An RNA structure (Env38-Golld RNA, nucleotides 3 to 748; Env38-Golld RNA, nucleotides 560 to 833) from uncultured Caudovirales phage, in which 976 nucleotides are resolved. It was solved by electron microscopy to 2.93 angstrom.

Context: one part of a larger RNA
């Protein structure tokens, strides 16, 4: 170089060598021990104590950070014991409780929010309509009762659409430590009762599983993170129960009380699986939005007309259906029967739609004639069809695969930097008679001073130089690292 | 809680870049200037208007021809004049020292007197006399001249005669473009000669005079 | 502006001054003879005027014929009148009474009117003086003459509109010489002396002195006038050359002889002599 490992991918730099982090114990070699001198290996944590500092003017507290014990785990290694001799197990008793950062990318994962839909059901308004029926001036025909106009007022039911309201509130505990006050998670426990079972009823029973989804194509917020467990592991822990204490009392027993024992839910955390750079765009989708409810088709009634009272065929309709619907069969999966696919969901069947495609035909319209179209029949496919714009997914292969900086704009390709930042000396080669210093030695009893080392100071040429701005190099010193926690607030 | 020490000595490390100077060089061109004494003047030429051929050359000078500039007998033209047109034919570079050395004009003033002689005009010594205009009655007078007499300029000019061949090595300066044999020996000294310390070639003018 | 060539009009002499003049053509007008030295005659025809007589007119005023006469005419010299009318007289004196008368002015009449006369006054006839009439008028010699041109108007026009040549003008003549007319009628301009003026000579100016005067030419001379001031002057022009033939005073006055002398540089009058 290359490989493991530090989630992935890359640059960088940290550690290892292919059983692929160190370091402790353990194992040596002394030592009677304390120990001294070698020395190679392993790893999940969850908890509590008590200091010691702390910010801070004392003093109170809480926290932060360090130190060291300690439970329980996990590892490692000795001891000894069986069982087996090796496989291992036990039962003490010792160490550890720890390390992989700095960029830029990564999240169809989770997580919390949103936003459907579904069954009630009130109220509204539209239609069946100015219809039924009320009140009915004024007229007819009577002769002194029978018709009931025109106006005015003006529905229930049935149909439909829209807005609603419901489909759960309130109390305690606990968990998100940092305390305190609000979210949410969870538990426990009351309450209201739409529903259902008995009832003609009025009253009684069972009562909040009194439905609900999915989201890649919405929102943000999470760098690691999801799932998943005979091995998982510590801790918190609502409640109910079993245990024990406390307290009282002359005794006792049950309730309040107080701990452990069980775990319904959390919280770190562990084994095991899986995911994990970009950019082009294959592929498979997904929202809007137009077409627009144009055409069709479906409607409580309704307009005429025919039949015949069955029901055609019409025209008018509040409205509806943007892909379903209808009758089975129960292929699965839930739901309640006393039971029956009896009902939700989706499985063909079978008929009808939707959008096709392929002959097989007519006519018809496109100026004719091709062809298409448009309606028929078959045979198939088909969930709604075209269509805009956004979005998401992103095979194979190609280049890309750290930050910033590079030129009149880009590429290409070069450069310094891998937590930055702020300063102090510098940054031309030799030669030097003297002198002056730095530094370090040495001989001086302090200053003074002398000597020697390794240089510098000016001068002498060298590099023309000088001199100012940047841009680099080379030493070397110091700072700052560094922070999380469901949000807001915050000191004690 | 907030801006107060350190960064000792060697070692090490771009001989970077840009910009402004400054200083050299290497070319132009421009003045300037002598490196073998002072001191004066001086330093320009290349066989000579320009080209070319044969001579001769101690400086440069001849001799023919083309040709140019100038003058210009003379011939055509031109109605006079102004002019126009060939020519014959002559002149055509030329720098310094030293010596020797003049005229020529025009400048300033004269143009007299005097003897004899009526004046004149003449003869004799000034140099002793003339002219043109114009004023005068004359002999003359004022204006321009000719010829002369003197001076003092002209002048150390000109023209002769000897001599020389002479602006060099190099130095400042503008601009240009660059940046160090842009360094040394060495010589009396200066190079463009010569290179790691020694030889080699030129030059250090000309002409008087010290 | 300047010439010419008509015309017309005036004006005018070129051979001397002065002086006056220049008009006619056979004569009113025309036409036959005749004669003509100026123009006269004679006949006719006709015109103007005047007319005797004839007619006519009632007188006058006219009228109409005539016989018959008259009808042109410048000029010069000489000679020269007269009649009228103008101013004054119309006396006086002698003899006579006065008149009348008679002699001497000239010496006397008349008309009107006034007066007693003799006369006055007023027109007059007829006379006498003188002055005008008059140098007129009529005679009698001469001429026959307004030329040669020249100015002007006007018209047309524009150079023989020039020269020659005579004495000189030319309507002659034309390159220089010749030829033909002209230059007028008439009278006078006479001697001797002198003034005057003015020529040439002589005279220093001033005082004088000589000899002298026609006209037309010449020869000549002097002026004027030029081209930047003067001066010169060919040519051209003026002017003298070319002189009062005068003026007074006194005096004849020719015989017209025809030639010189005037008189010269030419001609040529005047004047003098023959």
């Nucleotide at each position: 170089a290359u490989g493991g490992c530090c989630g992935c991918c890359u640059a960088u730099g940290g550690u290892c060598g292919u059983c692929a982090a160190a370091u402790a114990a353990a194992c040596u070699a002394c030592g009677a021990a304390a120990g001294u001198a070698g020395g190679a290996u392993a790893a999940a944590g969850u908890g509590g104590a008590a200091u010691a500092g702390u910010a801070a003017g004392g003093u109170u507290u809480a926290g932060c950070u360090a130190u060291u014990c300690u439970g329980c785990g996990g590892u490692u290694u000795c001891a000894u014991c069986u069982u087996g001799u090796a496989a291992a197990g036990a039962u003490g008793g010792a160490g550890c409780u720890u390390g992989a950062g700095u960029a830029g990318g990564c999240a169809a994962g989770u997580g919390a929010g949103a936003u459907a839909u579904c069954a009630a059901u009130u109220u509204u308004u539209c239609u069946u309509a100015g219809u039924a029926u009320g009140u009915g001036a004024g007229g007819g025909u009577a002769a002194c009762a029978c018709u009931u106009u025109a106006g005015c007022a003006g529905a229930g039911g049935a149909g439909a659409a829209a807005a609603g309201u419901u489909g759960a509130c309130u109390g305690g505990g606990u968990c998100u430590u940092u305390g305190c006050a609000g979210a949410g998670a969870u538990u426990c426990a009351g309450u209201u009762g739409a529903g259902u079972u008995c009832g003609g009823a009025a009253g009684a029973g069972c009562a909040a599983u009194a439905a609900g989804a999915a989201u890649a194509a919405c929102u943000c917020a999470u760098a690691g993170a999801a799932u998943u467990c005979a091995a998982u592991g510590c801790g918190a822990g609502a409640g109910g129960u079993a245990g024990g204490g406390a307290a009282c009392u002359a005794a006792u027993c049950c309730c309040u009380c107080c701990c452990u024992a069980u775990a319904a839910u959390c919280g770190c955390g562990g084994u095991a699986u899986u995911c994990a750079a970009u950019a082009u765009g294959a592929u498979a989708g997904u929202u809007u939005a137009c077409u627009u409810a144009a055409c069709a088709u479906c409607a409580a009634a309704u307009u005429g007309g025919g039949g015949a009272a069955a029901c055609c065929c019409u025209u008018u309709a509040a409205g509806a259906u943007a892909a379903g619907a209808u009758a089975g069969u129960g292929u699965a999966c839930g739901g309640g029967u006393g039971g029956u696919g009896c009902c939700g969901u989706u499985a063909u069947u079978a008929u009808c739609c939707u959008u096709u495609g392929a002959u097989a035909g007519a006519g018809u319209g496109u100026a004719c004639c091709a062809g298409c179209a448009c309606c028929u029949a078959u045979c198939g496919a088909u969930g709604a069809a075209g269509u805009a714009a956004a979005c998401u997914u992103g095979g194979a292969a190609u280049a890309u695969g750290g930050u910033g900086g590079u030129a009149g704009g880009g590429a290409u390709a070069c450069c310094a930097c891998a937590u930055c930042g702020g300063g102090u000396a510098g940054u031309u080669a030799a030669g030097u008679a003297u002198u002056c210093u730095g530094u370090c030695g040495u001989u001086c009893a302090a200053a003074a001073g002398g000597c020697g080392g390794c240089g510098g100071a000016g001068c002498u040429u060298g590099u023309g130089a000088u001199a100012g701005a940047c841009c680099g190099c080379u030493a070397c010193c110091u700072g700052a690292a560094a922070c999380c926690a469901c949000u807001g607030c915050a000191a004690a | 809680a907030a801006a107060a020490u350190a960064a000792g000595a060697a070692a090490a490390a771009g001989u970077g870049u840009c910009u402004a100077u400054c200083a050299g060089u290497u070319u132009u061109g421009a003045c300037c200037g002598a490196a073998a004494g002072g001191u004066g003047u001086c330093u320009a030429c290349a066989u000579a208007g320009u080209a070319a051929u044969g001579a001769g050359u101690u400086g440069u000078u001849c001799a023919u021809u083309g040709c140019c500039a100038c003058a210009a007998a003379c011939a055509c033209u031109c109605u006079c004049a102004a002019g126009g047109u060939g020519a014959a034919u002559g002149u055509g570079a030329u720098u310094c020292u030293u010596u020797c050395g003049a005229a020529a004009g025009g400048u300033u003033u004269c143009u007299a007197a005097c003897a004899c002689c009526g004046c004149a005009a003449g003869u004799g010594u000034g140099a002793a006399u003339c002219u043109g205009c114009u004023c005068g009655g004359c002999a003359g007078g004022g204006u321009a001249g000719a010829a002369g007499a003197a001076a003092a300029u002209a002048a150390g000019u000109a023209a002769g005669a000897a001599g020389a061949g002479a602006g060099u090595a190099g130095g400042u300066u503008a601009a240009a473009a660059c940046u160090c044999a842009a360094a040394g020996a060495g010589u009396g000294g200066u190079u463009c000669a010569c290179u790691u310390a020694a030889a080699u070639a030129a030059c250090c003018g000309a002409c008087a005079u010290u | 502006c300047a010439g010419u060539u008509u015309u017309g009009a005036c004006c005018g002499a070129a051979a001397g001054g002065u002086g006056u003049c220049u008009a006619c053509a056979u004569a009113g007008u025309a036409a036959u003879g005749a004669g003509u030295u100026g123009u006269u005659c004679a006949u006719u025809g006709c015109c103007a005027c005047a007319a005797a007589c004839a007619c006519u007119c009632u007188c006058a005023a006219g009228g109409u014929g005539a016989a018959u006469g008259u009808g042109a005419u410048u000029c010069u010299u000489u000679c020269g009148a007269a009649a009228g009318g103008u101013u004054u007289c119309u006396a006086a004196c002698a003899c006579c009474g006065c008149a009348a008368g008679u002699g001497u002015g000239a010496a006397u009449c008349u008309g009107c009117u006034c007066g007693g006369c003799a006369g006055g006054g007023u027109a007059g006839a007829a006379g006498a003086a003188a002055a005008u009439a008059a140098g007129u008028a009529a005679g009698a010699a001469g001429a026959g003459a307004g030329u040669a041109g020249g100015u002007u108007a006007a018209a047309a026009c524009u150079c023989a509109a020039a020269g020659a040549g005579u004495g000189g003008u030319u309507c002659a003549c034309u390159u220089a010489a010749a030829u033909a007319a002209c230059c007028g009628a008439c009278a006078u301009u006479g001697g001797u002396u002198g003034u005057u003026a003015c020529a040439u000579c002589u005279c220093a100016a001033a005082a004088g002195g000589a000899u002298g005067u026609g006209g037309a030419a010449a020869c000549a001379a002097a002026g004027g006038g030029a081209a930047u001031a003067g001066a010169u002057a060919a040519u051209c022009c003026u002017u003298u050359u070319a002189a009062a033939g005068a003026c007074a005073a006194c005096u004849a006055c020719a015989a017209u002889a025809u030639g010189g002398u005037g008189u010269a540089u030419u001609c040529u009058c005047a004047g003098c002599c023959u």
The depositors describe the entry as "Composite map of Env38-Golld RNA". Keywords: Natural RNA nanocages; large RNA; cryo-EM; Golld RNA, RNA. Rfam match: Giant, ornate, lake- and Lactobacillales-derived (GOLLD) RNA. By type it is a non-coding RNA gene. The reconstruction used 5,894,560 particles.